[PDB]
RNA sequence: CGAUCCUAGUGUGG
RNA sequence: CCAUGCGAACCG
Numbered sequence: 001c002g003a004u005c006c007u008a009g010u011g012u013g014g
Numbered sequence: 015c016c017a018u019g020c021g022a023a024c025c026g
Stems, first nucleotide, its partner, number of pairs: 009020006
C1' cells in the first nucleotide's frame, strides 16, 4: 500500500 | 441451535 482470516456484531436461508 | 456471507460492518 493492498489482500486474506477473524472478534463484537450483523445479512440470508433452515 | 445449525449452515453460509459480510465484518467495523450492518440497521436507522
Solved structure of RNA (RNA 14-mer BCh12; RNA 12-mer BCh12), 26 nucleotides shown. It comes from the structure "Crystal Structure Analysis of a 26mer RNA molecule, representing a new RNA motif, the hook-turn". Szep et al. published it in RNA in 2003: "The crystal structure of a 26-nucleotide RNA containing a hook-turn". The entry is indexed under helix, 180 degree turn, RNA.